[PDB]
Molecule: 23S rRNA
Organism: Escherichia coli
RNA sequence: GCCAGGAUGUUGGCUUAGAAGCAGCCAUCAUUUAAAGAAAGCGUAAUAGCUCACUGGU
Numbered sequence: 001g002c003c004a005g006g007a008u009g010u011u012g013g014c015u016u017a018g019a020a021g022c023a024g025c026c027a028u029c030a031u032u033u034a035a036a037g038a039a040a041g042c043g044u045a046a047u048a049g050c051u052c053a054c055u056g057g058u
Stems, first nucleotide, its partner, number of pairs: 001058005007031003012026003037052001040051003
Other pairs, nucleotide, nucleotide, family: 005035tSS006053tHS010038cWH015019tWS015023tWS016018tHS018045tSS019023tHS020046cHS020047tWS021041cWH021050tWH022042cWH022049tWH027038tWS032036tWW033035tHS034055cSS036053cWS039040cHS043048tHS044046tHS
C1' cells in the first nucleotide's frame, strides 16, 4: 500500500439565533484501550456524514 478500529466523561467551559473535534475566546485534562487530538482537513444552520493523527492485522 490494502482492511479494520479511530472510543468514553462530552454537546469540555463560555459565547452565540445556533456554535455538538472543526466561526471565536478559555481549557486541553480525565477514563478505557492494542490505539485514538478536548482534533490537521472536508462537511452541516446546527447536528449528521467523509478523512487524517494514532493502533491492529496483512